[PDB]
Context: bound to proteins that are not shown
DNA sequence: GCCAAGCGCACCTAATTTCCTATAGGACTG
DNA sequence: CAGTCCTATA
């Protein structure tokens, strides 16, 4: 430790498998900081 | 320390739409 | 005023 790209990998300058792009929109999550309470 | 109702800011993720086209029409070059 | 060649079909 290679890649259309992602994941894993290395007998093997490359190996298995997946891989609907490109706008564009809208949810919703993780973190954090704060109020104001429960526990 | 946990949480429950909510704001605020940073980024991450995941669903849903459309198109996946040649030729008609005409504006623009000159 | 022909041809060219971008817009927007349907």
């Nucleotide at each position: 430790a290679a890649u259309u790209u992602c994941u894993a990998c290395u007998c093997u300058u490359g190996u298995a498998g997946a891989u609907g792009g490109a706008a564009a929109u809208u949810a919703g999550g993780u973190g954090c900081g704060c109020u104001u309470g429960g526990c």
Description: The PDB entry is titled "Crystal structure of the Acidaminococcus sp. BV3L6 Cpf1 RVR variant in complex with crRNA and target DNA (TATA PAM)". Shown are 79 nucleotides from a PDB entry: RNA (crRNA) with a sequence from Acidaminococcus sp. BV3L6, together with DNA. Crystallisation conditions: 7-10% PEG 3350, 100mM sodium acetate, pH 4.5, 10% 1,6-hexanediol. Nishimasu et al. published it in Mol. Cell in 2017: "Structural Basis for the Altered PAM Recognition by Engineered CRISPR-Cpf1". Method: X-ray crystallography, resolution 2 A. The entry became public in 2017. It was solved together with CRISPR-associated endonuclease Cpf1. The entry is indexed under nuclease, HYDROLASE-RNA-DNA complex.